[PDB]
RNA sequence: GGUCCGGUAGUUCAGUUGGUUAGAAUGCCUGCCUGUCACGCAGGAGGUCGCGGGUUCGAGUCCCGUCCGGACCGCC
Repeated sequence: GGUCCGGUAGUUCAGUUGGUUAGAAUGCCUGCCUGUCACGCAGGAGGUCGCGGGUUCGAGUCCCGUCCGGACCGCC
RNA backbone atom coordinates (compact mmCIF):
# COMPACT_ATOMS: atom_id res chain seq x y z
P G A 1 -2.04 5.45 1.81
O5' G A 1 -1.72 4.30 0.77
C5' G A 1 -0.67 3.37 1.01
C4' G A 1 -0.68 2.25 0.00
C3' G A 1 -1.92 1.37 0.00
O3' G A 1 -3.01 1.93 -0.72
C1' G A 1 0.00 0.00 0.00
P G A 2 -4.50 1.88 -0.11
O5' G A 2 -4.99 0.40 -0.40
C5' G A 2 -5.07 -0.10 -1.73
C4' G A 2 -4.96 -1.60 -1.76
C3' G A 2 -6.09 -2.37 -1.08
O3' G A 2 -7.23 -2.52 -1.90
C1' G A 2 -4.00 -3.23 -0.37
P U A 3 -8.63 -1.87 -1.47
O5' U A 3 -9.70 -2.62 -2.40
C5' U A 3 -10.53 -3.65 -1.89
C4' U A 3 -9.97 -5.02 -2.20
C3' U A 3 -10.74 -6.19 -1.60
O3' U A 3 -11.86 -6.57 -2.39
C1' U A 3 -8.43 -6.45 -1.17
P C A 4 -13.23 -7.02 -1.68
O5' C A 4 -12.92 -8.49 -1.13
C5' C A 4 -12.78 -9.59 -2.01
C4' C A 4 -12.53 -10.87 -1.25
C3' C A 4 -13.49 -11.15 -0.11
O3' C A 4 -14.69 -11.77 -0.55
C1' C A 4 -11.27 -11.42 0.66
P C A 5 -15.95 -11.91 0.43
O5' C A 5 -15.29 -12.05 1.87
C5' C A 5 -15.98 -12.68 2.94
C4' C A 5 -15.03 -13.44 3.83
C3' C A 5 -15.53 -13.71 5.24
O3' C A 5 -16.35 -14.87 5.29
C1' C A 5 -13.30 -12.88 5.31
P G A 6 -17.69 -14.88 6.17
O5' G A 6 -17.26 -15.66 7.49
C5' G A 6 -18.07 -15.60 8.66
C4' G A 6 -17.22 -15.64 9.90
C3' G A 6 -17.82 -14.96 11.13
O3' G A 6 -18.72 -15.81 11.81
C1' G A 6 -15.55 -14.30 10.87
P G A 7 -20.11 -15.25 12.40
O5' G A 7 -19.99 -15.54 13.96
C5' G A 7 -19.41 -16.76 14.43
C4' G A 7 -18.45 -16.51 15.57
C3' G A 7 -19.11 -16.05 16.87
O3' G A 7 -18.36 -16.54 17.99
C1' G A 7 -17.64 -14.37 16.09
P U A 8 -18.75 -17.92 18.70
O5' U A 8 -20.31 -18.09 18.42
C5' U A 8 -21.26 -17.25 19.07
C4' U A 8 -22.67 -17.68 18.75
C3' U A 8 -23.06 -19.09 19.17
O3' U A 8 -23.40 -19.18 20.54
C1' U A 8 -23.75 -18.71 16.94
P A A 9 -22.33 -19.76 21.59
O5' A A 9 -23.22 -20.18 22.85
C5' A A 9 -22.63 -20.85 23.96
C4' A A 9 -23.62 -21.08 25.07
C3' A A 9 -23.10 -21.92 26.23
O3' A A 9 -23.66 -21.46 27.46
C1' A A 9 -24.96 -23.00 25.25
P G A 10 -22.92 -20.31 28.30
O5' G A 10 -21.78 -21.08 29.10
C5' G A 10 -20.81 -20.36 29.87
C4' G A 10 -19.64 -21.24 30.23
C3' G A 10 -18.82 -21.77 29.07
O3' G A 10 -17.85 -20.85 28.60
C1' G A 10 -19.39 -23.57 30.47
P U A 11 -17.85 -20.38 27.06
O5' U A 11 -17.07 -21.55 26.29
C5' U A 11 -15.65 -21.63 26.34
C4' U A 11 -15.16 -22.93 25.75
C3' U A 11 -15.39 -23.12 24.25
O3' U A 11 -14.41 -22.48 23.45
C1' U A 11 -16.12 -25.04 25.40
P U A 12 -14.74 -22.14 21.91
O5' U A 12 -15.24 -23.52 21.29
C5' U A 12 -14.31 -24.54 20.94
C4' U A 12 -14.87 -25.46 19.89
C3' U A 12 -15.57 -24.79 18.72
O3' U A 12 -14.66 -24.31 17.74
C1' U A 12 -16.88 -26.60 19.51
P C A 13 -15.21 -23.60 16.41
O5' C A 13 -15.64 -24.81 15.47
C5' C A 13 -16.32 -24.57 14.25
C4' C A 13 -17.30 -25.68 13.93
C3' C A 13 -18.41 -25.31 12.97
O3' C A 13 -18.01 -25.40 11.61
C1' C A 13 -19.32 -26.42 14.85
P A A 14 -18.82 -24.61 10.47
O5' A A 14 -20.16 -25.45 10.30
C5' A A 14 -21.25 -24.94 9.54
C4' A A 14 -22.43 -25.87 9.55
C3' A A 14 -23.72 -25.30 8.97
O3' A A 14 -23.77 -25.38 7.56
C1' A A 14 -24.17 -26.33 11.05
P G A 15 -24.09 -24.08 6.68
O5' G A 15 -25.57 -23.67 7.13
C5' G A 15 -26.66 -24.54 6.92
C4' G A 15 -27.88 -24.10 7.70
C3' G A 15 -28.31 -22.66 7.49
O3' G A 15 -29.08 -22.48 6.32
C1' G A 15 -28.27 -23.15 9.81
P U A 16 -28.51 -21.60 5.10
O5' U A 16 -28.48 -20.11 5.67
C5' U A 16 -28.05 -19.03 4.85
C4' U A 16 -28.05 -17.72 5.60
C3' U A 16 -27.57 -16.51 4.81
O3' U A 16 -28.27 -15.35 5.23
C1' U A 16 -26.15 -16.85 6.67
P U A 17 -29.55 -14.84 4.39
O5' U A 17 -28.99 -14.68 2.91
C5' U A 17 -28.24 -13.54 2.53
C4' U A 17 -27.97 -13.51 1.05
C3' U A 17 -29.05 -14.17 0.19
O3' U A 17 -29.20 -13.46 -1.04
C1' U A 17 -26.99 -15.29 -0.14
P G A 18 -30.53 -12.61 -1.33
O5' G A 18 -31.70 -13.49 -0.71
C5' G A 18 -31.92 -14.83 -1.15
C4' G A 18 -33.22 -15.39 -0.65
C3' G A 18 -33.46 -15.26 0.85
O3' G A 18 -34.86 -15.12 1.10
C1' G A 18 -33.40 -17.55 0.27
P G A 19 -35.41 -14.67 2.54
O5' G A 19 -34.21 -13.84 3.18
C5' G A 19 -33.44 -14.36 4.27
C4' G A 19 -33.88 -13.78 5.59
C3' G A 19 -35.36 -14.00 5.93
O3' G A 19 -35.51 -14.12 7.35
C1' G A 19 -34.92 -11.69 5.79
P U A 20 -36.23 -15.42 7.98
O5' U A 20 -37.11 -14.83 9.17
C5' U A 20 -37.79 -13.59 9.03
C4' U A 20 -39.17 -13.62 9.64
C3' U A 20 -39.90 -14.96 9.55
O3' U A 20 -40.78 -15.11 10.66
C1' U A 20 -41.04 -13.32 8.24
P U A 21 -40.20 -15.49 12.11
O5' U A 21 -40.12 -17.08 12.11
C5' U A 21 -40.60 -17.83 13.22
C4' U A 21 -39.74 -19.05 13.49
C3' U A 21 -38.30 -18.76 13.89
O3' U A 21 -37.84 -19.74 14.82
C1' U A 21 -38.32 -20.03 11.90
P A A 22 -36.71 -19.38 15.90
O5' A A 22 -35.54 -20.42 15.59
C5' A A 22 -35.47 -21.67 16.26
C4' A A 22 -34.19 -22.40 15.95
C3' A A 22 -33.60 -23.22 17.08
O3' A A 22 -34.21 -24.49 17.24
C1' A A 22 -31.90 -21.90 16.10
P G A 23 -33.84 -25.40 18.51
O5' G A 23 -32.80 -26.46 17.94
C5' G A 23 -33.19 -27.40 16.95
C4' G A 23 -32.01 -28.01 16.25
C3' G A 23 -31.00 -28.74 17.12
O3' G A 23 -31.43 -30.04 17.50
C1' G A 23 -29.85 -27.35 15.61
P A A 24 -31.04 -30.62 18.95
O5' A A 24 -29.52 -31.09 18.79
C5' A A 24 -29.21 -32.32 18.14
C4' A A 24 -27.88 -32.26 17.44
C3' A A 24 -26.65 -32.54 18.30
O3' A A 24 -26.42 -33.91 18.53
C1' A A 24 -26.26 -30.61 17.00
P A A 25 -25.73 -34.39 19.91
O5' A A 25 -24.21 -33.95 19.76
C5' A A 25 -23.33 -34.64 18.88
C4' A A 25 -21.91 -34.16 19.00
C3' A A 25 -21.33 -34.09 20.41
O3' A A 25 -20.92 -35.34 20.92
C1' A A 25 -20.83 -32.09 19.27
P U A 26 -21.29 -35.77 22.43
O5' U A 26 -20.33 -34.88 23.34
C5' U A 26 -18.94 -35.16 23.43
C4' U A 26 -18.20 -34.09 24.19
C3' U A 26 -18.60 -33.91 25.65
O3' U A 26 -17.96 -34.83 26.52
C1' U A 26 -18.61 -31.81 24.59
P G A 27 -18.70 -35.30 27.87
O5' G A 27 -18.84 -33.96 28.73
C5' G A 27 -17.82 -33.56 29.64
C4' G A 27 -18.23 -32.38 30.48
C3' G A 27 -19.37 -32.61 31.46
O3' G A 27 -18.94 -33.20 32.68
C1' G A 27 -19.75 -30.60 30.26
P C A 28 -19.95 -34.07 33.58
O5' C A 28 -21.07 -33.02 34.05
C5' C A 28 -20.86 -32.20 35.19
C4' C A 28 -22.14 -31.54 35.65
C3' C A 28 -23.28 -32.47 36.02
O3' C A 28 -23.16 -32.98 37.34
C1' C A 28 -24.09 -30.75 34.61
P C A 29 -23.85 -34.38 37.73
O5' C A 29 -25.41 -34.11 37.60
C5' C A 29 -26.13 -33.49 38.65
C4' C A 29 -27.61 -33.43 38.36
C3' C A 29 -28.32 -34.76 38.18
O3' C A 29 -28.65 -35.38 39.41
C1' C A 29 -28.93 -33.32 36.42
P U A 30 -28.70 -36.99 39.52
O5' U A 30 -30.04 -37.40 38.77
C5' U A 30 -31.31 -37.00 39.28
C4' U A 30 -32.42 -37.29 38.30
C3' U A 30 -32.52 -38.73 37.82
O3' U A 30 -33.18 -39.58 38.75
C1' U A 30 -32.67 -37.28 35.96
P G A 31 -32.63 -41.06 39.03
O5' G A 31 -33.36 -41.96 37.93
C5' G A 31 -34.43 -42.82 38.30
C4' G A 31 -35.34 -43.11 37.13
C3' G A 31 -35.04 -44.38 36.35
O3' G A 31 -35.56 -45.54 36.98
C1' G A 31 -35.38 -42.58 34.85
P C A 32 -35.91 -46.89 36.16
O5' C A 32 -34.52 -47.34 35.51
C5' C A 32 -34.14 -48.71 35.52
C4' C A 32 -33.80 -49.21 34.13
C3' C A 32 -33.42 -50.69 34.03
O3' C A 32 -34.54 -51.56 34.00
C1' C A 32 -31.83 -49.40 32.86
P C A 33 -34.48 -52.95 33.20
O5' C A 33 -33.01 -53.52 33.48
C5' C A 33 -32.43 -54.48 32.61
C4' C A 33 -31.14 -55.04 33.15
C3' C A 33 -31.25 -55.88 34.41
O3' C A 33 -31.64 -57.22 34.14
C1' C A 33 -29.44 -54.36 34.61
P U A 34 -32.44 -58.07 35.25
O5' U A 34 -31.70 -57.71 36.62
C5' U A 34 -30.66 -58.53 37.14
C4' U A 34 -30.64 -58.47 38.64
C3' U A 34 -29.99 -57.25 39.27
O3' U A 34 -30.82 -56.09 39.20
C1' U A 34 -29.27 -59.19 40.40
P G A 35 -31.03 -55.11 40.45
O5' G A 35 -29.57 -54.60 40.84
C5' G A 35 -29.42 -53.64 41.87
C4' G A 35 -27.98 -53.25 42.09
C3' G A 35 -27.32 -52.43 40.99
O3' G A 35 -27.65 -51.05 41.06
C1' G A 35 -25.87 -54.18 41.64
P U A 36 -26.95 -50.00 40.06
O5' U A 36 -25.56 -49.67 40.75
C5' U A 36 -24.59 -48.88 40.09
C4' U A 36 -23.19 -49.40 40.31
C3' U A 36 -22.19 -49.10 39.21
O3' U A 36 -21.64 -47.79 39.28
C1' U A 36 -22.06 -51.38 39.77
P C A 37 -21.60 -46.85 37.98
O5' C A 37 -20.37 -47.40 37.13
C5' C A 37 -19.03 -47.14 37.53
C4' C A 37 -18.15 -48.35 37.31
C3' C A 37 -17.49 -48.48 35.95
O3' C A 37 -16.31 -47.70 35.82
C1' C A 37 -18.47 -50.54 36.55
P A A 38 -15.43 -47.77 34.48
O5' A A 38 -16.43 -47.30 33.33
C5' A A 38 -16.88 -48.20 32.32
C4' A A 38 -17.39 -47.44 31.12
C3' A A 38 -18.64 -46.61 31.35
O3' A A 38 -18.36 -45.36 31.98
C1' A A 38 -18.84 -47.83 29.33
P C A 39 -18.51 -45.21 33.58
O5' C A 39 -19.57 -44.04 33.76
C5' C A 39 -20.20 -43.44 32.64
C4' C A 39 -21.21 -44.37 32.02
C3' C A 39 -21.82 -43.89 30.71
O3' C A 39 -20.97 -44.15 29.61
C1' C A 39 -23.52 -44.72 32.15
P G A 40 -21.25 -43.47 28.18
O5' G A 40 -22.14 -44.54 27.41
C5' G A 40 -21.60 -45.81 27.05
C4' G A 40 -22.62 -46.65 26.32
C3' G A 40 -23.56 -45.85 25.41
O3' G A 40 -23.92 -46.62 24.27
C1' G A 40 -24.82 -46.96 27.07
P C A 41 -24.70 -45.92 23.05
O5' C A 41 -26.19 -45.77 23.59
C5' C A 41 -27.00 -44.66 23.23
C4' C A 41 -28.44 -44.89 23.60
C3' C A 41 -29.33 -43.66 23.62
O3' C A 41 -29.77 -43.28 22.33
C1' C A 41 -29.73 -44.97 25.56
P A A 42 -30.12 -41.75 22.00
O5' A A 42 -31.32 -41.41 23.00
C5' A A 42 -32.59 -42.02 22.85
C4' A A 42 -33.56 -41.54 23.90
C3' A A 42 -33.60 -40.04 24.12
O3' A A 42 -34.40 -39.36 23.17
C1' A A 42 -33.46 -41.13 26.21
P G A 43 -34.44 -37.76 23.14
O5' G A 43 -35.56 -37.37 24.20
C5' G A 43 -35.70 -36.04 24.66
C4' G A 43 -36.07 -35.99 26.12
C3' G A 43 -35.73 -34.70 26.84
O3' G A 43 -36.71 -33.69 26.64
C1' G A 43 -34.99 -36.54 28.12
P G A 44 -36.27 -32.18 26.34
O5' G A 44 -35.94 -31.58 27.78
C5' G A 44 -36.93 -31.57 28.80
C4' G A 44 -36.34 -31.15 30.12
C3' G A 44 -35.47 -29.90 30.07
O3' G A 44 -36.22 -28.70 30.11
C1' G A 44 -34.35 -31.60 31.28
P A A 45 -35.76 -27.43 29.25
O5' A A 45 -34.58 -26.80 30.11
C5' A A 45 -34.76 -26.55 31.50
C4' A A 45 -33.44 -26.46 32.22
C3' A A 45 -32.42 -25.52 31.60
O3' A A 45 -32.64 -24.16 31.95
C1' A A 45 -31.38 -27.57 32.11
P G A 46 -32.70 -23.04 30.80
O5' G A 46 -31.34 -23.24 30.00
C5' G A 46 -30.09 -22.97 30.61
C4' G A 46 -29.03 -22.65 29.59
C3' G A 46 -29.52 -22.06 28.28
O3' G A 46 -29.82 -20.68 28.37
C1' G A 46 -27.91 -23.75 27.85
P G A 47 -30.67 -19.96 27.21
O5' G A 47 -29.57 -19.27 26.30
C5' G A 47 -28.41 -18.68 26.88
C4' G A 47 -27.31 -18.51 25.87
C3' G A 47 -27.57 -17.48 24.79
O3' G A 47 -27.28 -16.16 25.21
C1' G A 47 -26.80 -19.48 23.79
P U A 48 -28.47 -15.08 25.36
O5' U A 48 -28.93 -14.81 23.86
C5' U A 48 -27.97 -14.49 22.86
C4' U A 48 -28.63 -13.96 21.61
C3' U A 48 -29.67 -12.87 21.84
O3' U A 48 -29.55 -11.79 20.90
C1' U A 48 -30.67 -14.74 20.74
P C A 49 -29.82 -11.97 19.33
O5' C A 49 -28.77 -13.08 18.87
C5' C A 49 -27.43 -12.71 18.55
C4' C A 49 -26.51 -13.91 18.51
C3' C A 49 -25.63 -14.00 17.26
O3' C A 49 -24.37 -14.59 17.58
C1' C A 49 -27.05 -15.89 17.36
P G A 50 -23.04 -14.08 16.85
O5' G A 50 -22.35 -13.12 17.92
C5' G A 50 -22.32 -13.47 19.30
C4' G A 50 -21.61 -12.43 20.12
C3' G A 50 -22.18 -11.02 20.06
O3' G A 50 -23.30 -10.84 20.91
C1' G A 50 -19.84 -10.93 19.79
P C A 51 -24.37 -9.69 20.61
O5' C A 51 -23.56 -8.33 20.83
C5' C A 51 -23.13 -7.94 22.12
C4' C A 51 -22.54 -6.55 22.10
C3' C A 51 -23.41 -5.48 21.47
O3' C A 51 -24.36 -4.96 22.37
C1' C A 51 -21.21 -5.34 20.59
P G A 52 -25.67 -4.21 21.82
O5' G A 52 -25.10 -2.87 21.18
C5' G A 52 -24.62 -1.81 22.00
C4' G A 52 -24.46 -0.54 21.20
C3' G A 52 -25.64 -0.19 20.31
O3' G A 52 -26.66 0.49 21.00
C1' G A 52 -23.63 -0.06 19.06
P G A 53 -28.12 0.65 20.34
O5' G A 53 -27.89 1.73 19.19
C5' G A 53 -28.75 1.78 18.07
C4' G A 53 -28.08 2.45 16.89
C3' G A 53 -28.82 2.36 15.57
O3' G A 53 -29.85 3.33 15.46
C1' G A 53 -26.56 1.79 15.24
P G A 54 -31.39 2.87 15.34
O5' G A 54 -31.67 2.89 13.77
C5' G A 54 -31.43 4.07 13.01
C4' G A 54 -31.18 3.74 11.56
C3' G A 54 -32.19 2.81 10.90
O3' G A 54 -33.35 3.49 10.48
C1' G A 54 -29.99 2.11 10.37
P U A 55 -34.70 2.68 10.17
O5' U A 55 -34.39 1.93 8.80
C5' U A 55 -34.24 2.65 7.59
C4' U A 55 -34.17 1.72 6.41
C3' U A 55 -35.25 0.65 6.36
O3' U A 55 -36.46 1.12 5.78
C1' U A 55 -33.13 -0.34 6.00
P U A 56 -37.45 2.05 6.63
O5' U A 56 -38.89 1.72 6.03
C5' U A 56 -39.60 0.56 6.43
C4' U A 56 -39.12 -0.67 5.68
C3' U A 56 -39.81 -1.98 6.05
O3' U A 56 -41.04 -2.14 5.37
C1' U A 56 -37.46 -2.29 6.05
P C A 57 -41.91 -3.49 5.56
O5' C A 57 -43.07 -3.07 6.56
C5' C A 57 -42.78 -2.72 7.91
C4' C A 57 -43.46 -3.64 8.89
C3' C A 57 -42.53 -4.31 9.90
O3' C A 57 -43.19 -4.45 11.17
C1' C A 57 -43.63 -5.97 8.63
P G A 58 -42.34 -4.34 12.53
O5' G A 58 -41.60 -5.75 12.64
C5' G A 58 -40.21 -5.83 12.90
C4' G A 58 -39.66 -7.18 12.50
C3' G A 58 -38.16 -7.25 12.26
O3' G A 58 -37.41 -7.40 13.46
C1' G A 58 -39.28 -8.26 10.45
P A A 59 -35.91 -6.84 13.56
O5' A A 59 -35.07 -7.78 12.58
C5' A A 59 -35.10 -9.19 12.72
C4' A A 59 -33.76 -9.82 12.41
C3' A A 59 -32.60 -9.30 13.25
O3' A A 59 -31.70 -10.36 13.56
C1' A A 59 -32.16 -8.92 10.95
P G A 60 -31.94 -11.26 14.87
O5' G A 60 -30.72 -12.29 14.87
C5' G A 60 -29.39 -11.85 15.07
C4' G A 60 -28.42 -12.67 14.27
C3' G A 60 -28.42 -12.41 12.77
O3' G A 60 -27.59 -11.31 12.43
C1' G A 60 -28.40 -14.76 13.22
P U A 61 -28.13 -10.14 11.47
O5' U A 61 -28.12 -10.81 10.02
C5' U A 61 -26.97 -11.49 9.55
C4' U A 61 -27.26 -12.30 8.32
C3' U A 61 -27.90 -11.52 7.17
O3' U A 61 -27.42 -12.01 5.92
C1' U A 61 -29.35 -13.27 7.84
P C A 62 -26.19 -11.28 5.19
O5' C A 62 -26.80 -9.89 4.71
C5' C A 62 -27.58 -9.80 3.53
C4' C A 62 -28.10 -8.40 3.31
C3' C A 62 -27.11 -7.28 3.56
O3' C A 62 -26.22 -7.06 2.48
C1' C A 62 -29.16 -6.77 4.61
P C A 63 -24.73 -6.52 2.75
O5' C A 63 -24.95 -5.03 3.26
C5' C A 63 -25.50 -4.04 2.41
C4' C A 63 -25.63 -2.71 3.12
C3' C A 63 -24.38 -2.21 3.83
O3' C A 63 -23.46 -1.59 2.96
C1' C A 63 -26.26 -1.97 5.25
P C A 64 -21.89 -1.57 3.31
O5' C A 64 -21.79 -0.58 4.56
C5' C A 64 -20.61 -0.53 5.35
C4' C A 64 -20.70 0.53 6.42
C3' C A 64 -19.72 0.38 7.57
O3' C A 64 -18.44 0.90 7.27
C1' C A 64 -21.89 0.76 8.43
P G A 65 -17.11 0.13 7.75
O5' G A 65 -16.92 0.59 9.26
C5' G A 65 -16.80 1.96 9.59
C4' G A 65 -17.09 2.20 11.05
C3' G A 65 -16.25 1.39 12.03
O3' G A 65 -14.96 1.94 12.26
C1' G A 65 -18.52 1.25 12.65
P U A 66 -13.72 0.97 12.54
O5' U A 66 -14.10 0.24 13.89
C5' U A 66 -14.38 0.98 15.07
C4' U A 66 -14.97 0.11 16.15
C3' U A 66 -14.12 -1.05 16.62
O3' U A 66 -13.11 -0.66 17.54
C1' U A 66 -16.34 -1.79 16.26
P C A 67 -12.07 -1.74 18.10
O5' C A 67 -12.87 -2.48 19.26
C5' C A 67 -13.26 -1.78 20.44
C4' C A 67 -13.69 -2.73 21.52
C3' C A 67 -12.77 -3.92 21.75
O3' C A 67 -11.64 -3.61 22.53
C1' C A 67 -14.98 -4.69 21.56
P C A 68 -10.20 -3.45 21.83
O5' C A 68 -10.01 -4.82 21.03
C5' C A 68 -10.21 -4.90 19.63
C4' C A 68 -10.25 -6.33 19.17
C3' C A 68 -9.28 -6.72 18.07
O3' C A 68 -7.96 -6.90 18.54
C1' C A 68 -11.40 -7.66 17.62
P G A 69 -6.72 -6.75 17.53
O5' G A 69 -6.73 -8.11 16.72
C5' G A 69 -6.69 -9.36 17.40
C4' G A 69 -7.06 -10.50 16.49
C3' G A 69 -6.25 -10.63 15.21
O3' G A 69 -4.98 -11.22 15.43
C1' G A 69 -8.55 -10.92 14.73
P G A 70 -3.89 -11.23 14.25
O5' G A 70 -4.24 -12.56 13.44
C5' G A 70 -4.18 -12.59 12.02
C4' G A 70 -5.25 -13.48 11.45
C3' G A 70 -5.18 -13.73 9.95
O3' G A 70 -4.25 -14.75 9.61
C1' G A 70 -7.37 -13.10 10.51
P A A 71 -3.10 -14.48 8.53
O5' A A 71 -3.17 -15.75 7.57
C5' A A 71 -4.43 -16.28 7.17
C4' A A 71 -4.70 -16.04 5.71
C3' A A 71 -3.68 -15.18 4.97
O3' A A 71 -2.51 -15.89 4.59
C1' A A 71 -5.84 -14.40 4.47
P C A 72 -1.30 -15.10 3.89
O5' C A 72 -1.80 -14.89 2.40
C5' C A 72 -0.87 -14.72 1.34
C4' C A 72 -1.29 -13.62 0.40
C3' C A 72 -0.30 -12.49 0.23
O3' C A 72 0.72 -12.80 -0.71
C1' C A 72 -2.45 -11.59 0.61
P C A 73 2.26 -12.58 -0.32
O5' C A 73 2.36 -11.03 0.02
C5' C A 73 1.99 -10.05 -0.94
C4' C A 73 1.96 -8.67 -0.34
C3' C A 73 3.10 -8.35 0.62
O3' C A 73 4.30 -8.00 -0.04
C1' C A 73 1.05 -7.70 1.59
P G A 74 5.59 -8.96 0.06
O5' G A 74 6.40 -8.40 1.31
C5' G A 74 7.15 -7.20 1.21
C4' G A 74 6.26 -5.98 1.21
C3' G A 74 6.90 -4.69 1.70
O3' G A 74 7.68 -4.04 0.71
C1' G A 74 4.79 -4.97 2.74
P C A 75 9.28 -4.19 0.73
O5' C A 75 9.77 -3.34 -0.53
C5' C A 75 9.05 -3.34 -1.75
C4' C A 75 8.60 -4.72 -2.15
C3' C A 75 8.40 -4.96 -3.64
O3' C A 75 9.62 -5.25 -4.31
C1' C A 75 6.53 -5.78 -2.46
P C A 76 10.21 -4.24 -5.42
O5' C A 76 9.81 -4.92 -6.81
C5' C A 76 8.79 -4.37 -7.64
C4' C A 76 7.42 -4.52 -7.02
C3' C A 76 6.27 -4.62 -8.01
O3' C A 76 5.24 -5.46 -7.49
C1' C A 76 5.98 -2.70 -6.67

Shown are 76 nucleotides from a PDB entry: RNA (P/E-site tRNA) from Bacillus subtilis subsp. subtilis str. 168. Entry title: Bacillus subtilis collided disome (Collided 70S). The entry has 47 different proteins, among them 50S ribosomal protein L28, 30S ribosomal protein S6 and Nascent chain. An Rfam search finds the family "tRNA" in it. For this family Rfam cites "tRNAscan-SE: a program for improved detection of transfer RNA genes in genomic sequence" (Lowe and Eddy, Nucleic Acids Res, 1997). Clan: tRNA clan. Rfam describes the family as follows. Transfer RNA (tRNA) molecules are approximately 80 nucleotides in length. Their secondary structure includes four short double-helical elements and three loops (D, anti-codon, and T loops). Further hydrogen bonds mediate the characteristic L-shaped molecular structure. tRNAs have two regions of fundamental functional importance: the anti-codon, which is responsible for specific mRNA codon recognition, and the 3' end, to which the tRNAs corresponding amino acid is attached (by aminoacyl-tRNA synthetases). tRNAs cope with the degeneracy of the genetic code in two manners: having more than one tRNA (with a specific anti-codon) for a particular amino acid; and 'wobble' base-pairing, i.e. permitting non-standard base-pairing at the 3rd anti-codon position. Method: electron microscopy, resolution 3.5 A. The entry became public in 2022. The work is reported in "Bacterial ribosome collision sensing by a MutS DNA repair ATPase paralogue" (Cerullo et al., Nature, 2022). The sample was in a buffer at pH 7.4.